[PDB]
An RNA, together with DNA: 53 nucleotides with solved positions. Ions in the entry include zinc and magnesium. The model includes bound cis-diammine(pyridine)chloroplatinum(II) (C7P). Among the 10 different proteins in the entry, which are not shown, are DNA-directed RNA polymerase II subunit RPB11, DNA-directed RNA polymerase II subunit RPB9 and DNA-directed RNA polymerase II subunit RPB2. The depositors describe the entry as "RNA polymerase II elongation complex C".
Context: bound to proteins that are not shown
RNA sequence: AUGGAGAGGAC
DNA sequence: CTACCCATAACCACCCCGTCCTCTCCAT
DNA sequence: GTGGTTATGGGTAG
Ligand code: C7P
Numbered sequence: 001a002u003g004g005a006g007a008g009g010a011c
Numbered sequence: 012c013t014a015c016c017c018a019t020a021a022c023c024a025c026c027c028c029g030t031c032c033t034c035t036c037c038a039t
Numbered sequence: 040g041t042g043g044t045t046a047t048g049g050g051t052a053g
Stems, first nucleotide, its partner, number of pairs: 001039011012053001014051002017048001019046005025040001
C1' cells in the first nucleotide's frame, strides 16, 4: 500500500 | 355431465435495513 | 414483503 476485524467520538 | 380454462388460493424463494469522524491490530 | 409458482376449485362448454 491493499484487504478484513475490533474499540471508540457526535446526534 | 364432462372436462377443460382461468381463476384463486395458498405458497416459497429472495431483499434490503442511518450520516460523518478518530484510534489500534492482524494478514496478504 | 414483492414475484414466480403450483395446487385446487367452481363455471361452462362440449
Ligand atoms: N452506525 C454507526 C457507524 C457505522 C455504521 C452504522 Pt448506527 N445507529 N450504529